[PDB]
Context: one part of a larger RNA, bound to proteins that are not shown
RNA sequence: ACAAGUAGUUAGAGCCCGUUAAUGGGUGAUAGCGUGCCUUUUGUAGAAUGAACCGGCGAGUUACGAUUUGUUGCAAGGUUAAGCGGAAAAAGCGGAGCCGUAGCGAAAGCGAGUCUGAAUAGGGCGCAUAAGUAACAGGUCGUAGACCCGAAACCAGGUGAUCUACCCAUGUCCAGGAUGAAGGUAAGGUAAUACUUACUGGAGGUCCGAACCCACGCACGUUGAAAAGUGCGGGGAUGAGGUGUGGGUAGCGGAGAAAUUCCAAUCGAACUUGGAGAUAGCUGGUUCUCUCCGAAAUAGCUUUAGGGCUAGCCUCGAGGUAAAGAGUCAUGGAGGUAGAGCACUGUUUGGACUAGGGGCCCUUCUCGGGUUACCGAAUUCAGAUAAACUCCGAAUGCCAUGUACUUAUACUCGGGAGUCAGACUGCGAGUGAUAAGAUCCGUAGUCGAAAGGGAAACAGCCCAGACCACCAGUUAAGGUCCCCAAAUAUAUGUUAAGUGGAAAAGGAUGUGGGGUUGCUUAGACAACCAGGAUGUUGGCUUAGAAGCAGCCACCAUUGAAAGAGUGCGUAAUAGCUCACUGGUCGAGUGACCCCGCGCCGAAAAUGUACCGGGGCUAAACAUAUUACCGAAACUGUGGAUGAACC
RNA sequence: GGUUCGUGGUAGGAGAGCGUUCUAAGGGCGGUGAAGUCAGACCGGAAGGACUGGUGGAGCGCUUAGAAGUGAGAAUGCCGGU
Numbered sequence: 001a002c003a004a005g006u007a008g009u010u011a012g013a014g015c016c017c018g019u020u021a022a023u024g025g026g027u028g029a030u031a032g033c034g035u036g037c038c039u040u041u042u043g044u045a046g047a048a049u050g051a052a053c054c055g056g057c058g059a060g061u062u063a064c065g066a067u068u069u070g071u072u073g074c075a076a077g078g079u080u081a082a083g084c085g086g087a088a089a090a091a092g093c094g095g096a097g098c099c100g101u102a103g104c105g106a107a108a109g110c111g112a113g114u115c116u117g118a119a120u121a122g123g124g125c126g127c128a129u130a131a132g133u134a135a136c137a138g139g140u141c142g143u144a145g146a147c148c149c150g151a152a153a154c155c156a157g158g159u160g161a162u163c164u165a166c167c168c169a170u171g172u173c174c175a176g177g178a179u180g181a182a183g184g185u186a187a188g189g190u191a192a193u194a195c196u197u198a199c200u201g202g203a204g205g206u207c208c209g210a211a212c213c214c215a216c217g218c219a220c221g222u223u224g225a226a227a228a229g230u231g232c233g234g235g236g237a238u239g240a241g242g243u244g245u246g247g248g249u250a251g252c253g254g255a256g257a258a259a260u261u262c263c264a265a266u267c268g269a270a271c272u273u274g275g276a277g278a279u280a281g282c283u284g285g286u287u288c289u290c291u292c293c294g295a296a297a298u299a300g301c302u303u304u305a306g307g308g309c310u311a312g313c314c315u316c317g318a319g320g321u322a323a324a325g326a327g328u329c330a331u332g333g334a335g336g337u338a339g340a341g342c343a344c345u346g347u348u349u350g351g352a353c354u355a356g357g358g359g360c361c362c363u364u365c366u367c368g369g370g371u372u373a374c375c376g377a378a379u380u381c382a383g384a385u386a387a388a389c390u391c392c393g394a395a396u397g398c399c400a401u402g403u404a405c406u407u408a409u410a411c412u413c414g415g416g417a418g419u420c421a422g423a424c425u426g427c428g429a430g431u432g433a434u435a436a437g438a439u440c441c442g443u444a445g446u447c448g449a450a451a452g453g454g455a456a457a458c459a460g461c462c463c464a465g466a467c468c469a470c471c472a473g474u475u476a477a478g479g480u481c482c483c484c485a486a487a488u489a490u491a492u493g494u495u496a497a498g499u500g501g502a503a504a505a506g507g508a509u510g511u512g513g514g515g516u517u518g519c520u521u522a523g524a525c526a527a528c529c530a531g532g533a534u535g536u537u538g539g540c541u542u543a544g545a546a547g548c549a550g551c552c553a554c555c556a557u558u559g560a561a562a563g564a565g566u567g568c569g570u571a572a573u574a575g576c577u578c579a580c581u582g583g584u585c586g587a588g589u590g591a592c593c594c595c596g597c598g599c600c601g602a603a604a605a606u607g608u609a610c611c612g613g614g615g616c617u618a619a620a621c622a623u624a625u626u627a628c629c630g631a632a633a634c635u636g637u638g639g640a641u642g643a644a645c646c
Numbered sequence: 647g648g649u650u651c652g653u654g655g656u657a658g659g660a661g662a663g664c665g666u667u668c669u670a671a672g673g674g675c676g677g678u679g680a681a682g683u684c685a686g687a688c689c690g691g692a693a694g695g696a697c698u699g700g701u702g703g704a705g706c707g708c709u710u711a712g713a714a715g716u717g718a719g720a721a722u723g724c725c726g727g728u
Base pairs, nucleotide, nucleotide: 008033009032010031011030014027015026016025017024020696037050039048052728053727054726055725056724057723062144063143064142065141066140067139068138069137070136071135072134073133074132077099078098079097083093084092103110104109113125114124115123116122147285148284150282154275155274156273157272158271159270165249166248167247168246169245170244171243172242173241174239176208177207178206179204183200184199185198186197187196188195212236213235214234216233217232218231219230220229251267253263254262255261288663289662290661291660292659293658298311299310300309301308302307312419313418314416315415316414317413318412319411324409325407326406327405328404329402330401331400332399333398339392340390341389345386346385347384349382350381351380352379356375357374358372360370361369422447423446424445425444426443427442428441430439431438452463453462454461467639468638469637470636472635473634474633478629479628480627481614482613483612487626489625490624491623492622493621494620500616506600507599510597511596512595513594514593515592516591517590518589519588531580540550640653641652642651643650644649645648646647664717666714667713668712669711670710671709672708674706675705682701683700684699685698686697688695689694
């Protein structure tokens, strides 16, 4: 031993103890909350870095200068250095020198002035507004390795050819087999020779193949049996052959049948010691505590871009005053954005007008007519449009004034910094595709450097700033059915889609609310009861088209109405069904516009998976209302602490 | 001594301190048990400091000043152990 775990913490039974005696100790069922430490980062639980653990060791130092602050002595002065003396003393001696007491000028020089200048001008730097100096201590800087660790490299002197390369001298090795070059001899052959045949002969970077040497393929091995091997196959194997011994060539160099190949498991330049703690604008690291304050990720320049410098922003100290800072109010002003407009410039539509040009004929030179929407420049009328248009012109923001009301900083001079990778969100722009968690500015905020609450989880969003303790309270965003603290709250509606709790053009008798209008108990809309005809198959056309293939016409007639005809049709004719009706049966019925909330359009890959879950028809939505919960906010009680003031 | 306003914080500035070794002077502890080491429910705002007991077996605090090889968890740190 039913549990899902950064291992604790808060709450907490039970059991077991008994202390430096304390609102004690051990353990911990169960419940809430909870992603190590460091480094580096815009941002790290990080699936980025570092650490197995424990221990020890392991990083701003010293010297000499500079500067500034503090302290002390003396003070218009201050102080000695080396040295002598001495105890690795203390004094004394030592005034050489140094700083200060005067500056200005390149300098001659002049001097509270001086330089410039013709200047008695103006202006620069000085004086008038005197404090320095010696020592010690803190801070920072400079020269030194200068906070520590770390290159690859460079140079100098040596050591290496017992590995390997080439070479030199001297040795040595190569089982066995095969082939049969030149040459020779003998026959033929010939005038003699070529030549032919046989025998002989034994050549070769010759052949096959062990030893030996090599290393082509594959497997295996790969914290090996081995820092290059083994196994099975493979190549050379009398040679440009293998190998032994002793030797030669050495790094700015050798050696190389040449690969950047080898020179002791090192080679685009060996090894070793030294210069040497080379240098490292790079990476890593840098050790006790609390208190107060608290950035930046920007501009400019930069062989500069991940470095630096000055400025900006932080901190410490000191100074000084029409307080110069901050907010609002009032008043004044500069400035051309938003918007708008078309006065200008560009872009542009329609109409009217009208000079030309181009189509079309004419004698004609198409000079000019008679022609014209084939073109076209002005002209006006109306209408658009703009980052680089403006006759106009805001809100804001900005500069200033005030005898306004609040508030609390400003500025100057010194010491010390860090920062120069920024991120997202909202708003305004560019780039981009009106894409990007994109990029680049402006502006505000948050993060960075901010814990807490909310947004499930979630740096940058919403709310809000943690001095410490409390088993007190009130609120913020967000919430109140259960997980889960608080309303199964109240009132009036809406939605049926789990819409709420992704998605557009477009589509639709969804459903609620408004608003117009046509028709309607002298009878509508719907469908039914039957009428829904007839002259006439009008006429043209067509095989026939005879209401319903098409076309011209759409008169007439009865009449309660009435189509020379609405389609599915018919080979065409008829069948049905009907524009048109009097009956019923009888109350509403048909267009169109706007608003609310819904519907379809809607397909992705491990598993529901587009409310955190359960689940919800409200526990959703709208409007109104009130209670409560809810933070480290604010308050209460106790405590600690900084500054300013008294 | 009150009042008022404050007290999140990285780089970084400023301040006050803790602790370590050594020196001086003073004053102490210690074989009736020093340092070290182990344990504990103690004290201080922190760094830290006591007390008691075990082990240990001979040196060590405290006060004031002074001086530094003065504090480690990280360096693929170095050495040792595991």

23S ribosomal RNA, nucleotides 571 to 1306 from Listeria monocytogenes EGD-e: 728 nucleotides with solved positions.
Keywords: Ribosome, Listeria monocytogenes, Lincomycin, 50S, antibiotic.
The reconstruction used 285,330 particles.
The PDB entry is titled "Cryo-EM structure of Lincomycin bound to the Listeria monocytogenes 50S ribosomal subunit".
The structure was determined by cryo-electron microscopy at 2.3 angstrom resolution and released in 2022.
The entry has 27 different proteins, among them 50S ribosomal protein L18, 50S ribosomal protein L23 and 50S ribosomal protein L31 type B.
The organism belongs to Listeria monocytogenes, within Bacteria.
Rfam match: Bacterial large subunit ribosomal RNA.
The work is reported in "Structural basis for HflXr-mediated antibiotic resistance in Listeria monocytogenes" (Koller et al., Nucleic Acids Res., 2022).